[PDB]
Context: bound to proteins that are not shown
C1' cells in the first nucleotide's frame, strides 16, 4: 500500500406513529 | 349565521420504529 469486512455514530431522501392543543373539510343536534 | 358534538386532514413540539445511500470511530481476516 492492494483487497473483503462485524459493532458505535453522524449526514441525505424516504414512510409510520405518538394517551395534548391548536387549525381546515364534511356529517347531527340546537338557537 | 352561532354554539356543542362526531368522521377524515394538515400544523405546534420532541421522540420511538421500518426502507436505502455515503462517512467517520472501535476494530476482524488474506496478499
Nucleotide at each position: 500500500u492492494a483487497g473483503u469486512a462485524g459493532g458505535u455514530u453522524g449526514u441525505a431522501u424516504a414512510g409510520u406513529a405518538g394517551u395534548a392543543a391548536g387549525a381546515c373539510c364534511a356529517g347531527a343536534c340546537c338557537c | 349565521g352561532g354554539g356543542u358534538c362526531u368522521g377524515g386532514u394538515c400544523u405546534u413540539a420532541c421522540u420511538a420504529c421500518u426502507a436505502u445511500a455515503c462517512a467517520a470511530c472501535c476494530u476482524a481476516c488474506u496478499a